An RNA structure, in which 35 nucleotides are resolved. The work is reported in "Structural basis for ligand recognition in the tobramycin riboswitch" (Duchardt-Ferner et al., Nucleic Acids Res., 2025). It comes from the structure "Solution NMR structure of the synthetic tobramycin riboswitch in complex with tobramycin". The structure was determined by solution NMR and released in 2025.

[PDB]
RNA sequence: GGUGUUUCGGAAAGCUUCGGCUUCUACCGAGCACC
Ligand code: TOY
Numbered sequence: 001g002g003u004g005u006u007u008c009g010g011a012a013a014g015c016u017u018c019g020g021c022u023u024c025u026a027c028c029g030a031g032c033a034c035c
Base pairs, nucleotide, nucleotide: 001035002034003033004032005031007030008029009028010027012023013022014021015020
C1' cells in the first nucleotide's frame, strides 16, 4: 500500500418487563487481523 473486522471513542437504528440486549468501519474519528 490493498483486503477483512465496532475492539474503542460521540451519536443512532431494531429488539425490551424501559432495568436491558443486539447491529452501525457508508453514522464522524481511532484501533485490531489477513495479504
Ligand atoms: C480505510 O479502511 C479505507 N476506507 C480503505 C483503505 O484501503 C484502508 O483504510 C487503508 N488502510 C476502519 N477502522 C479500518 C479500515 N481498514 C478502514 C476504514 O476506513 C476504517 O473505518 C473508519 C472508522 O473506523 C469508521 N467508524 C468510519 O465509519 C469510517 O472509517 C468512515 O465511514